[PDB]
RNA sequence: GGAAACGCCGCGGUCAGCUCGGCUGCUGCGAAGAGUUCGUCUCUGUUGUUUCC
Numbered sequence: 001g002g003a004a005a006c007g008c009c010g011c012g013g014u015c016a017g018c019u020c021g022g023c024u025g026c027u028g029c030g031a032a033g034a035g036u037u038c039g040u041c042u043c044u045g046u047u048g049u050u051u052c053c
Stems, first nucleotide, its partner, number of pairs: 001053007008045001010029004015025004030044001033043003
Other pairs, nucleotide, nucleotide, family: 007046cWH009010cHS014016cHS020021cHS029032cHH030031cHS036039tWS047048cHS
């Protein structure tokens, strides 16, 4: 130099699908993106600080 836990992951939009009116998951934010077995599911680092490489 690089990197993640610890604590903190909530807020609005469609971002989109789908059953089509409406919202879920999701995006973003936090700066953000995707995988997947098909789902309507996953998963986080951002950061003070430390562990580690």
Molecule: Medaka telomerase RNA